[PDB]
Context: bound to proteins that are not shown
RNA sequence: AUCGAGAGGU
DNA sequence: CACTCTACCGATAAGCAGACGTACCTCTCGACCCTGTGCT
DNA sequence: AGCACAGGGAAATG
DNA sequence: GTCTGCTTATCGGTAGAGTG
Numbered sequence: 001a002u003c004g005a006g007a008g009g010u
Numbered sequence: 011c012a013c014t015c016t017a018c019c020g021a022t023a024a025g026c027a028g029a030c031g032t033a034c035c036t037c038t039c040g041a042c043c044c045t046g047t048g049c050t
Numbered sequence: 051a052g053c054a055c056a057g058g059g060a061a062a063t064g
Numbered sequence: 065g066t067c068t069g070c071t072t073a074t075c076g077g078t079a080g081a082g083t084g
Base pairs, nucleotide, nucleotide: 002041003040004039005038006037007036008035009034010033012083013082015080016079017078018077019076022073023072024071025070026069027068028067029066044057047054049052
């Protein structure tokens, strides 16, 4: 950088 | 020329599967295997 | 003779 | 979730006539 997961904002 | 047994293309639904799903934003955290084969 | 290390690798059945 | 389109069984309504 890419991908996936999660935590959140209104 | 009254019949009733099978051929039809129709329509019927039938179960099938396959196809869809607010907006914008902030951040963190983790990311192959198996076995041939030369080296020493 | 056992491991690096790049080559050769897609599978028990839930 | 309901929705569509495919694939199958189902099944009348005549249409042959095969019989008479």

Description
Entry title: Structure of s. pombe RNA polymerase II in complex with DSIF and Rat1/Rai1. Solved structure of RNA with a sequence from Schizosaccharomyces pombe, together with DNA, 84 nucleotides shown. The sample was in a buffer at pH 7.5. The entry is indexed under RNA polymerase II, Rai1, Rat1, Spt5, DSIF, Termination, exoribonuclease, RNA BINDING PROTEIN. Among the 13 different proteins in the entry, which are not shown, are DNA-directed RNA polymerase II subunit rpb1, DNA-directed RNA polymerase II subunit RPB11 and 5'-3' exoribonuclease 2. The structure was determined by cryo-EM at 2.67 A resolution and released in 2024. Kus et al. published it in Nat Commun in 2025: "DSIF factor Spt5 coordinates transcription, maturation and exoribonucleolysis of RNA polymerase II transcripts". The entry also models zinc ions.